[PDB]
Formats: sequence, structure tokens, C1' cells
RNA sequence: GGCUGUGAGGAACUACUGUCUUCACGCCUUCGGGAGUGUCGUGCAGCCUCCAGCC
Repeated sequence: GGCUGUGAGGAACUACUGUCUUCACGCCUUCGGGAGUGUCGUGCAGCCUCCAGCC
């Protein structure tokens, strides 16, 4: 310096967006295995600020 935070506090937090994970379905196939599709919720992540520190 930016970045993040051993963070902290309030809001938000459900929602929004990505992402997480699941649900069924799909093929190939060494029959072991691997892979994906759309979807799943009131999630995770992401705020401002205080403080702090990572780098």
C1' cells in the first nucleotide's frame, strides 16, 4: 500500500449474485469406477464501520 482479517460491532443476514450441497435423471464403462443436467434451501460468500493484522 492494497489485501485480508485471530477480527469487532451493527445492519443485513431469508433476498440479490456467485458459490456450497442435495434431489432425480444421463452416458461411458474396466461392472470398479468417472462424469454431467436441471434443480435444492431462507444456506455459505459478499456490506458499512471500528479495530486489527496478512501480505
This is an experimental structure of RNA, with 55 nucleotides shown. It comes from the structure "Solution Structure of HCV IRES Domain IIa". The 2003 paper behind the entry is "Structure of HCV IRES domain II determined by NMR". On the sample the depositors note: Synthesized by in vitro transcription from linearized plasmid DNA using T7 RNA polymerase. The structure was determined by solution NMR and released in 2003. The entry is an ensemble of 22 models.